[PDB]
Context: bound to proteins that are not shown
RNA sequence: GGAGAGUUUGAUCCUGGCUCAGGAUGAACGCUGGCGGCGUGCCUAAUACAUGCAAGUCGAGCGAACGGACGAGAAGCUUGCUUCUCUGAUGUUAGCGGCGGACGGGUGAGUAACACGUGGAUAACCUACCUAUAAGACUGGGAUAACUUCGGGAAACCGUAGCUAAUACCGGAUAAUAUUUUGAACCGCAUGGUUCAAAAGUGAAAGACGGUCUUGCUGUCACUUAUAGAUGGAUCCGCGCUGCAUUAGCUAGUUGGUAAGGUAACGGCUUACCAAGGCAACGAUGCAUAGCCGACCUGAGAGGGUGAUCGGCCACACUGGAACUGAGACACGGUCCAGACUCCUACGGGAGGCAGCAGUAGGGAAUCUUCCGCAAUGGGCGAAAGCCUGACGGAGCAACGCCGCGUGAGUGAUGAAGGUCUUCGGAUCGUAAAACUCUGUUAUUAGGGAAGAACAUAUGUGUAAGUAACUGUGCACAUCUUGACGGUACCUAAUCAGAAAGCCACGGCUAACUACGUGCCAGCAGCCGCGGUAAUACGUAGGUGGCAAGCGUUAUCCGGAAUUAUUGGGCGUAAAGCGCGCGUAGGCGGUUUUUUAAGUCUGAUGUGAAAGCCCACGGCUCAACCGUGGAGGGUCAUUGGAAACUGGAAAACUUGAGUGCAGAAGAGGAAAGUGGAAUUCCAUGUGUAGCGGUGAAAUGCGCAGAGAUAUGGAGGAACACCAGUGGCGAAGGCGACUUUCUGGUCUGUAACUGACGCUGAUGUGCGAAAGCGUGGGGAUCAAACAGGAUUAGAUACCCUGGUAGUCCACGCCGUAAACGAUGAGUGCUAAGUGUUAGGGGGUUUCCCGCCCCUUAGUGCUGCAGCUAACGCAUUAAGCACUCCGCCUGGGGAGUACGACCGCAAGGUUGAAACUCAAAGGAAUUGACGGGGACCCGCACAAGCGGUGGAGCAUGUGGUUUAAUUCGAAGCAACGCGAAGAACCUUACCAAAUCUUGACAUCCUUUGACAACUCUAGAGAUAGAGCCUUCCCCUUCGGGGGACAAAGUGACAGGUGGUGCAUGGUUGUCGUCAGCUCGUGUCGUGAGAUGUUGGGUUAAGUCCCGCAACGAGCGCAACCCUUAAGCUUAGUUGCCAUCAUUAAGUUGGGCACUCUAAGUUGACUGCCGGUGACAAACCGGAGGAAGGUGGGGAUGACGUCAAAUCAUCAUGCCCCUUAUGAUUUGGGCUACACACGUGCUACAAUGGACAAUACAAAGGGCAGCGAAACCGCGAGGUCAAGCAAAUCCCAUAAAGUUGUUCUCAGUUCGGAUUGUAGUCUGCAACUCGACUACAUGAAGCUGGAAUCGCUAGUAAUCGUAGAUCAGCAUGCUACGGUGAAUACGUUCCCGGGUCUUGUACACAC
RNA sequence: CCGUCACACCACGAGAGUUUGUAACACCCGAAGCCGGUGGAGUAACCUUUUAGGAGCUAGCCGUCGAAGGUGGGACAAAUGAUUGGGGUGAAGUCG
RNA sequence: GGUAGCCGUAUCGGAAGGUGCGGCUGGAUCACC
Repeated sequence: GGAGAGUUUGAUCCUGGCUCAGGAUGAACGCUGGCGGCGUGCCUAAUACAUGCAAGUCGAGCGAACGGACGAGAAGCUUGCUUCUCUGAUGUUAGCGGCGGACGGGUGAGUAACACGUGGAUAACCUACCUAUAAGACUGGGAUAACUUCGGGAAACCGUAGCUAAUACCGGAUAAUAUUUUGAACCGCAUGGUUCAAAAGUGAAAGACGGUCUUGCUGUCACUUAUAGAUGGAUCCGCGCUGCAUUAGCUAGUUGGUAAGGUAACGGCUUACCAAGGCAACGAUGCAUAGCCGACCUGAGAGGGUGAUCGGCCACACUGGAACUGAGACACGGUCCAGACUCCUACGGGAGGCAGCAGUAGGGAAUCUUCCGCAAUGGGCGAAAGCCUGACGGAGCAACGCCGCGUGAGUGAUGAAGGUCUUCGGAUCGUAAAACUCUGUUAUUAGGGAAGAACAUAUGUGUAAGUAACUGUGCACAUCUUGACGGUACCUAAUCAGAAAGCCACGGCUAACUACGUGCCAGCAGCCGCGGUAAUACGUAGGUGGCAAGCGUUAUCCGGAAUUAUUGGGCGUAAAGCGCGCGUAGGCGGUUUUUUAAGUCUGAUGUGAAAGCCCACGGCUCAACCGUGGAGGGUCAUUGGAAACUGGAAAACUUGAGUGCAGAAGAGGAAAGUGGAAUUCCAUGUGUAGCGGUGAAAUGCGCAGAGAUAUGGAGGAACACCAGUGGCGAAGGCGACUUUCUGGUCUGUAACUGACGCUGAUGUGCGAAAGCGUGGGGAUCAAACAGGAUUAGAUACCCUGGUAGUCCACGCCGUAAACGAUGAGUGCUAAGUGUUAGGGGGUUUCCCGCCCCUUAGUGCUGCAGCUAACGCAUUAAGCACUCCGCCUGGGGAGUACGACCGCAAGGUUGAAACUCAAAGGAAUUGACGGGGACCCGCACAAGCGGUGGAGCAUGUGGUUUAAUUCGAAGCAACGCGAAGAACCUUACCAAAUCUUGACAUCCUUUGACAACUCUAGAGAUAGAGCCUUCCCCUUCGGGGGACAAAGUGACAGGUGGUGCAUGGUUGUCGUCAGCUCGUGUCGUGAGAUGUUGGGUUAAGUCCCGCAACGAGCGCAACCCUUAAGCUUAGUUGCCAUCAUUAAGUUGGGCACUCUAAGUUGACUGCCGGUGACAAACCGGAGGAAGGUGGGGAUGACGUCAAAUCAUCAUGCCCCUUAUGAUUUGGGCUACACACGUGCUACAAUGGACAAUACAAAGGGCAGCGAAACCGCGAGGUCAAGCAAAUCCCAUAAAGUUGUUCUCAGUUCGGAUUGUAGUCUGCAACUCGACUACAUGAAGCUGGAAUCGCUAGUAAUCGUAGAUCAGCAUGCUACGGUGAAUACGUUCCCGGGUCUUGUACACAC
Repeated sequence: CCGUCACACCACGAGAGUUUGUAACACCCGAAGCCGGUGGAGUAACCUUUUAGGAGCUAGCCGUCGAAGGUGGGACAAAUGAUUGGGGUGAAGUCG
Repeated sequence: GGUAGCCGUAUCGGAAGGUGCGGCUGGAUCACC
């Protein structure tokens, strides 16, 4: 001293980008705004500037001028007025002169280089003022300003002539470490430096002011020369110091030399001559940008970004150039010139430069007073007082930043009022308020505060130097005196809680949620994304959170970003290994010994300024702030040490590398030659009518002889077998054979050189196919092109031809999914098993066998390890080191511009604007497919009967209507709901009608609820006569208990709605065979698994294996019936044996059947065979039941927004004097109709007539009606038995025994209506059924299509029950006759498991 | 629901024609100023000597350098464009 | 995914795309002396 969070998906793990949470600012903007301390404040226009100030000073350098104190005199006689002399003092200034304007202050334009930082050098340097020492300051002169006069000028300002001084200026004398020569000594990094001795040249103020007073002498200041010190400047060098290579060449004073000029100084600094050098991949040159540093922000650090304040250096002063003065300038408030701009102007001509302090215009999102003072500090000038100083010290403005303090404090429940929410109980704001008690930080007022900032300088007293004289002057301690700030800070006293809080957010990241309004609108948003009726995301309100005199937004920097990864990433599939060699620079390098000491390490010295960050201490009331220690900080320099490693030097070694010697294999490469098959074509022989093509065709060839066959020939291309998961090569690539030339690799030995090695930018070569140029060739094939075919269309796939090309020689092109999508080199790290080329050992007599060991390739499987996974794994994608190439989100984009190459085609290098929040990799689960492998399967076909064909019955729609009442509706409605529609029935209409209603409950007047008649009325209903009428407890009520009618508020009620609010119930897939869960424990994870695989079953049924296992629902079994039998029991039933009888009616038994409840039994339970031996499969025996005997209920998960609110309940909306309801008629059923079901016939298997037989089940008390009578029959009437093995309903039909109809719309047939009767209903018309009679349509097996049936089956013919007062062509149950068909899954429909593509995740 | 044609908007690229600016090149010209040569005109400081002449200086003239200006051609940037190319967005803007 | 896809090249087409040549699996597809 270091924090991750959202976002790619149906989910997952990675990669990757985007975004957010932090810090900061010379900030700006929005809302808000009390104060104090400290600091900061034009970042843009180096844009232009009105106005004022920002550099002057010295009278003790000089003259001149002004001025006049003081005093007297003459003087007016105005007796102080003043005319003059004035003794002339103090004093002031224009000019000359000295010093200073080169400092202080401003800006950052230029500048990419010795500009700056850091470290050095001068033996190539200059230095006014200031200190120290020494020697002098001697003697002369001529001018000029000022002043006066004249003139030119608008002015700027100039000139004429006189005029005067100077510490101004000019001669001479003296003085030399200075210049020249000579000589000598010492020393150094070349040139050289220091010192000593003799000859030629340069100065000053005699100044100023003072003291003694003698004017000689003397103090200060000033002057001159010489040498030092100090300060300041100048030059040179090492290192450090932007981006771009879509800038590779730049340089003729440019590089070196000689001489001269020059400069403070060296130097091409400049000339003349001579030469051709100099710089550049270690990035010259060019272009763009930029003042540099101390420092500042950020980050854990490494690093990244910036150059505000303050300090150091540089450059600039409107732009460009130049010089003067001066110690210093090529000068910020100086000069000259040119240019632009502004201003004055008589137009002739002149003046100016705020990037000084304020201020103005302009630009801008934005940055200040036209202030006070020199009191402090510092500068210039002076001897000094002092003057000047927009430096500076202050004050003013601006929340601009940092720091500090407030806007109250204590008690305060009754949780007041009020706001908001509320489930209407309350909750919350909220001790918040009020109230009571306190304080004055802060405000207001009044006092103190000459605060500290102030020290001085100068003027008045001792002491050291000097002197003859501290004489005067020059040198330390005492006094007077000096404040812009400022009456400021601060202190004291009194009064008042009174004047002093806002801003943002509340879905997640991210602290903090509710209501209303809104309704994909308005709007929000940093990302994900919110908003289309219940918005914690918009707007408002309440509440809450964060911060606070500030809060937010925007801009920019760093962090998070390991997202440019040195610390600290990568390149098989996510971005990323160049197509591959050869090799240059460069980078790196095996072992040992000696040595050096450049890197490296270590100490000393110097420096890295001050300020700043950090640490400590002190002062401001604290803090910010200020001050002082210290510490830290360089790739720094000089110098002393150490020697392991890197580097240099020397010498050895064999391991790497290479050459040898003996061997080996090879489609390695180039050139020439040779060969076979096949191909097309040509010729010939035979031979006739076709050939080839496709899915089918067509185009085309064929009588002129095709195709086919046989032979010969021509030419081109490529090399069948060998042939291999084999070989060779750097890659691309390289297969017929022979020869020639030639490259590489491997094995063994290893005496030979002795590290000679690895990598490799630039460079230079090779480089599939296609393509280009010049030629040649051209057999097959075949872009383009022509035709045909196909198609909704076909420019394509298909066919028939066919050019370039495919081939060769020489050039060019230089690209590929050039791939192991894996760069090269080296070393280490388990194994197993093939295969190519060798080597060695063992065994075997012998390798031709085999085994073992080994080297180099080439495969597969697998540890550790790695990866996100897939996977890699000694041929690493593991562990390491060296070098190179390349990557930093997707699209735009390989685009544009530029450059290079190419004949061209194009190739190499290669952006950004903008846009999106993704793109991408691996792996995983569902769903679909216009997917199939299948499988069962009346699912088919096929056998048998039917529909659609004709008529009749039921319901649907439509039709129509007062209503033809409602739903459901392809399967899964349509003989449905509704298993009874004339009224009641019914939901609708019309009419008579009420409105707590038709009904029902709760309160009361109270109570056993009214049976029957007359009347109005279509009926309802109403009026009554009449009677309903404590019935049970009753201790005398009362309750309840019914109500006769009444009032009452609820109400009741809806077949009013909503199955898409629902429960409950039911269909369909479907008896389809599936649906899941726990658990270990695989996977980072999503997930997997179990449930996959094999056998086996109609079945997820059984067995085997199965780190994956184990378990549940579902299937089966469990239930019932039945199929064989045993036991109990025989009555109403049965009759073995009996008697009896029309007949089991009777006596007798339960023998048989039958009859209901226990028991065996079919369960694989045994055998043989098959089967992996097991499961299981096949056959068999026993056995009624053989591979679950048959039939029925039991219908997994669920799908269908399937149906039901109309069984019932059911939330909500509506009517509730009607959307409720009493009574009467109908209507759900109408028909140009269609539909599906069901019934009846189309017939002679038949119809019609007559005698004749076989069945079980169900119901029955007022119902089932024995017999019988009557009737034309329906049925009328009377009548037996029976709460049921007694009796009834009730007879079975077909069928057996004979006949007739004789192939016609039929002796088929009954649709149609009419006549007269029957049961039930008070009622048979829309609206029951039946009967006796008559009438007699269609239909003569039905077209495409179409349904049903697998054995007691269909088909057929009868029976019973419910539905009912009566009404079944519908339903259920019972019974009779009773067949073939399945060889086989292929096709039709439907369901299930498995795998496949998915761009679908509300689907493809 | 994805694509396709016409339209409108946004941002790049080419771009005539077109104006402007920039650093250098060659030539013509040449302000100031230093420097060098002249210097008959003037000149006070020095010398002889003087109504003067010399030394010296300066006015003036000439010459090199020279900023700017002009002439001419190239190189590099802003604006620009008749139009144009592709890219990004919306909308049926027809159909597959 | 209705002619598997993709890579380089040439050509045709308005484009999606087709075809010729060579290559790859980054698709299906497996060895019997």
The RNA (16S ribosomal RNA) from Staphylococcus aureus subsp. aureus NCTC 8325 has 1533 modelled nucleotides. The entry is indexed under Ribosome, RbfA, 30S subunit maturation, cryo-EM, ribosome biogenesis, translation, Staphylococcus aureus. Rfam match: Bacterial small subunit ribosomal RNA. For this family Rfam cites "Crystal structure of the ribosome at 5.5 A resolution" (Yusupov et al., Science, 2001). Primary citation: Bikmullin et al., Int J Mol Sci (2023), "Yet Another Similarity between Mitochondrial and Bacterial Ribosomal Small Subunit Biogenesis Obtained by Structural Characterization of RbfA from S. aureus". It was solved by cryo-electron microscopy to 2.89 angstroms. Among the 20 different proteins in the entry, which are not shown, are 30S ribosomal protein S11, 30S ribosomal protein S10 and 30S ribosomal protein S18. It comes from the structure "Cryo-EM structure of a Staphylococus aureus 30S-RbfA complex".